[PDB]
Context: one part of a larger RNA, bound to proteins that are not shown
C1' cells in the first nucleotide's frame, strides 16, 4: 500500500514516506511480446518452465590479387630436426621465377623501348570431419535359442461320473452277465483366452472380475542340450528370434552423407541491394548477365530536367482495300398475255454512277506519350579490378490473355509503396494518402486531414432537406423548377341539362341493332354530338367521354423592327416574352424499394432540425508530422550539406586467455550496492564482505551466448 483498467511498462501531474526516503500509491494520456521462417504474424504458425556454467569459420599447404616493407637487372638459404659443455640460421644460387612472343607442330623471334621478385598478414579457390547438432538405412567382425518356434534323450502328470462298439464268459440253443475300444460325452485341477465391464502416467511396459473352449491326447510339463542373421525355426499370420524383426543385437568402416530443417555469442561509425532475364533429370538448388561494397586512376562509355530532331503504323477515323453481309439509280437492248393488236397493262437484264454495319490474328494512309541521336542547364559519377548476396514474391493505380470483363483468383507490361521504412491521417489496417526519422529539448509556421461534444481547433452572410437525416439499384409516390408545339377564349372550375339522326349502313352470321370480323367513314337534323375513342348485352336495351349550350365565379398582362404627310361611310406584315387548360416530355430533392443466425452491429458512440454541429455555395482564419526553419553537441565535408536500414561488404574499438617487456616494481583479485566517466560495449574509484600481483606496448589464443522440441547440475 486496494476496492473498475489489462504484453504488467514509458511521459505527465499531485499525494504521502522509514534519518533505508537512492523508496512508493493513485490520477491522465500513450501501447496488441521474443526469437526463427515468411510475399506477410498480437497471430489461434513453430521454439523456450526458470537460473549458473558448458556449446558453433579453427588448423596446415599450394597458386593468384591486393596492402605494410627489404634488396633490385637482378631476387630469395637451413631436414642447425645437427654440433656433443653446446651458437649466431655462419656459409654454400646447384636449382626455382624473371624486363619476349608468335606458329596445330616442326619451327621462328627487333623497337610494343630494363621490374621482376622474397616473407608476413588478409580475402578467394583447391584438397582435408572444414562453422555445429541430427536421419531412417548400407557393409564386415562378433555374441545370444533363461522368453519364445520346431524338435532331441530321460523323467512326471491328467478327480469323479456316462455311453456303447467289438471280443467273450455261464448255461441254454435262447438269454441274460463280464471286460470295455475311441483324435468319443459332461466336468474339476491343468492348459488356452471367445464376449462384455474395469483399468490406461494401471495391481501389471497386455492385467484383475465374471463367462467360455479342449480336457486319453496331432494333448500338458520339469530338467539339461541342439538349430542362428537375408540364415534359423515356421500345422503359413509376413509370425518368432530376452519387452526391439520386410532381415536381430554389440563393436568397427565413422566425426556415416544430406542441394534439408534447426542454430551461429560484445560494440560503435558510414554505403545499401534483389525476388528479373538465360541454361540446367532443373524448377525450395546452381552458374554467368543485371542491381550491391571497397580500391585505383591527369577519371563521363553516366543520371534527371527543358528543347530541337529521325523512324513508326497502336489509336485516329462520316477514311473503306479484303473477308462476311447489304439499299439504291440508268443511257442502252429487248420480252410476256389479249382482238380495246394504228391500242391497253404487266413487265425483265445492263456499261457508267453509288449506300450502309460489323471484325484480336482489316487497313493506303495517319495523334500524343515512350525509345535513339544532338546540343543547353544543373546534379555528380564513369570505366577497369578484386568479389558478396538474390534468382518462392505482395498489393494498389493504369492496362491486357483465361475466368460468372466473379475471387484477396490466375499471367504479362508500365510507375509507386511494402519487401528493407518509423511518425501523422484512414474507427482499429505491412501495400492507400501526406512525409522520407543522426541524437537532443516545455520556441514557431505548415502538408493529407480535421473544428457541436468525447478529441486539440472558427465563425459570418445566403439557400436545400423535416427523412429516428450517411449510403447508393431496375422501378414507383409526392413536390418542384425548366421545355416542346400542324393547339386554344366556345380557356378553365362547378351546378343541371343534352349527347341526336337517315341507320338496325352493306356483307357474314344460330345471331351482328353505333362497338365478334370482312369493306366503307357519306349525309342531315341541331347552338354540338365520332357508321363512334371505351364499358355493357345471348342479340337488344342501358351507362361514359370528344365535340357542346344556359347561368354564376373567373385568366388574357408586357413589348421590338417599318414608306416624311395623306385612302378611308372599311382593312394592316414578320416576331418574342408571360398567366391558364390540352401536349411534348425530361431533370433535381426527399421517401420506400424484406432479411438472417452469440447482441444496436449500419454510420466509431452519443447527440443534433442547421441558432458554433448533418448536406450546398461563397468569404476570412485556426489546430495539425520525428517535414521544414530556430537552439546545442558529435561524425565525415574548406564551406553549402549529408547520417532511416534488412540480406550483405567497408572501417574504428571495448572485453577475456597465454607469454615476453619484468634479474624490474608490488597486493590491481572475487562479491554486492552506491558514485563518476565515456556516443557505447566496458572502466574507476571508496566503503562492507575478503586478503589478491601486475601496468605500457606489440604478437597469441580450446574466447564473449536470452533461445538449437540445446547437454549436465540444481531450484
Nucleotide at each position: 500500500u486496494a476496492a473498475a483498467u489489462a504484453c504488467a511498462g514509458u511521459u505527465a501531474a499531485a499525494g504521502c514516506u522509514u534519518u533505508a526516503u537512492u523508496g512508493u500509491u493513485u490520477u491522465a494520456a500513450c501501447g496488441u511480446a521474443c526469437c526463427u521462417u515468411u510475399u506477410g504474424c498480437a497471430u489461434a504458425a513453430u521454439g523456450g518452465g526458470c537460473u549458473a556454467g558448458c556449446g558453433a569459420g579453427u588448423u596446415u599447404a599450394u597458386a593468384u590479387a591486393a596492402u605494410u616493407a627489404g634488396c633490385g637487372a637482378g631476387u630469395a638459404a637451413u631436414u642447425u630436426a645437427a654440433a656433443u659443455u653446446u651458437u649466431a640460421u655462419a656459409a654454400a644460387a646447384u636449382u626455382a621465377c624473371g624486363a619476349a612472343u608468335c606458329g596445330a607442330u616442326a619451327g621462328a623471334a627487333u623497337a610494343a623501348a630494363u621490374a621482376g621478385u622474397u616473407a608476413a598478414u588478409u580475402a578467394u579457390a583447391u584438397a582435408a570431419g572444414a562453422c555445429c547438432c541430427g536421419a531412417a538405412g548400407c557393409u564386415a567382425a562378433g555374441u545370444g535359442a533363461u522368453c519364445u518356434a520346431a524338435u532331441u534323450a530321460u523323467g512326471a502328470u491328467u478327480a469323479g461320473a456316462u455311453u456303447a462298439a467289438g471280443g467273450g464268459u455261464a448255461u441254454u440253443u435262447a438269454u441274460a452277465c463280464c471286460u470295455g475300444a475311441g483324435g468319443a460325452u459332461c466336468g474339476a485341477a491343468c492348459u488356452c483366452u471367445u464376449a462384455a465391464a474395469u483399468g490406461u502416467u494401471g495391481c501389471a511396459a497386455a492385467a484383475u472380475u465374471u463367462u467360455g473352449g479342449g480336457a486319453u491326447a496331432a494333448a500338458u510339463u520339469g530338467u539339461a542340450a541342439u538349430u542362428a542373421g537375408g540364415g534359423g525355426u515356421g500345422a503359413a499370420a509376413g509370425g518368432c528370434u530376452u519387452a526391439u524383426c520386410a532381415a536381430a543385437c554389440u563393436u568397427a568402416g565413422u566425426u556415416a552423407u544430406a542441394g534439408c530443417u534447426g542454430g551461429u555469442u560484445u560494440u560503435c561509425c558510414a554505403c545499401g541491394a534483389a525476388a528479373c532475364c538465360u541454361a540446367u533429370u532443373u524448377a525450395a538448388g546452381u552458374a554467368g548477365g543485371g542491381u550491391g561494397u571497397u580500391a585505383u586512376u591527369u577519371u563521363u562509355u553516366a543520371u534527371a530536367a527543358u528543347a530541337a530532331u529521325u523512324a513508326g503504323g497502336u489509336u485516329u477515323a462520316a477514311a473503306u482495300a479484303a473477308c462476311u453481309a447489304u439499299a439504291u439509280c440508268u443511257a442502252u437492248a429487248a420480252u410476256u398475255a389479249a382482238u380495246u393488236u394504228g391500242u391497253u397493262a404487266a413487265u425483265u437484264a445492263u456499261a457508267a454512277a453509288a449506300u450502309u454495319a460489323g471484325u484480336a490474328u482489316a487497313u493506303a494512309a495517319u495523334a500524343a506519350u515512350u525509345a535513339g541521336u544532338u546540343a543547353u542547364u544543373a546534379u555528380u559519377a564513369g570505366a577497369u579490378a578484386a568479389u558478396a548476396a538474390c534468382c518462392a514474391g505482395a498489393c494498389u493505380a493504369u492496362u491486357a490473355g483465361c475466368g460468372c470483363u466473379a475471387a484477396g483468383g490466375u499471367u504479362u507490361a508500365u510507375a509507386g509503396u511494402c519487401a528493407a521504412g518509423a511518425g501523422a491521417g484512414a474507427a482499429a489496417c505491412a501495400g492507400c494518402u501526406c512525409a522520407g526519422a543522426u541524437u537532443a529539448a516545455a520556441c514557431a509556421a505548415u502538408a493529407a486531414g480535421g473544428u457541436c461534444u468525447u478529441u486539440a481547433a472558427a465563425a459570418a452572410u445566403a439557400a436545400a432537406u423535416a427523412a429516428u437525416u450517411a449510403u447508393g439499384g431496375a422501378g414507383a409516390u409526392u413536390a418542384u423548377u425548366u421545355u416542346u408545339g400542324u393547339u386554344a377564349a366556345u380557356a378553365c372550375u362547378a351546378a343541371u341539362a343534352a349527347g341526336a339522326u337517315g341507320u338496325a349502313g352493306g356483307c357474314u352470321u344460330g345471331g351482328a341493332a353505333g362497338c365478334a370480323g370482312c369493306c366503307a367513314u357519306c349525309a342531315u337534323u341541331u347552338u354540338a354530338a365520332a357508321a363512334a375513342a371505351g364499358c355493357g348485352u345471348a342479340a337488344a336495351a342501358g351507362c361514359u367521354u370528344a365535340a357542346u349550350a344556359u347561368u354564376a365565379g373567373a385568366u388574357a398582362a408586357a413589348u421590338u423592327a417599318a414608306u416624311g404627310u395623306u385612302a378611308a361611310a372599311a382593312a394592316u406584315u414578320a416576331a418574342u416574352u408571360g398567366a391558364u387548360a390540352c401536349u411534348u416530355a425530361a431533370a433535381u430533392a426527399a421517401u420506400c424499394a424484406u432479411a438472417g443466425a452469440u447482441g444496436a452491429a449500419g454510420a466509431g458512440a452519443g447527440a443534433a432540425u442547421a441558432a458554433u454541429u448533418u448536406u450546398u455555395a461563397u468569404u476570412u482564419a485556426c489546430c495539425g508530422a520525428a517535414u521544414u526553419g530556430a537552439u546545442a553537441a558529435a561524425u565525415c565535408g574548406a564551406a553549402a550539406g549529408a547520417u532511416g536500414g534488412u540480406a550483405g561488404u567497408g572501417g574504428a574499438a571495448c572485453g577475456u586467455u597465454u607469454u615476453g617487456u619484468a634479474u624490474a616494481a608490488a597486493a590491481a583479485a572475487a562479491u554486492a550496492a552506491a558514485a563518476u566517466u565515456g556516443u557505447g560495449a566496458a572502466a574507476u574509484u571508496u566503503u562492507a564482505u575478503a586478503u589478491u600481483u601486475u601496468a605500457u606496448c606489440a604478437a597469441u589464443a580450446u574466447u564473449g551466448a536470452u533461445a538449437a522440441u540445446g547437454c549436465u547440475a540444481g531450484c
Molecule: LSU rRNA_2, nucleotides 422 to 1136
Organism: Tetrahymena thermophila (strain SB210)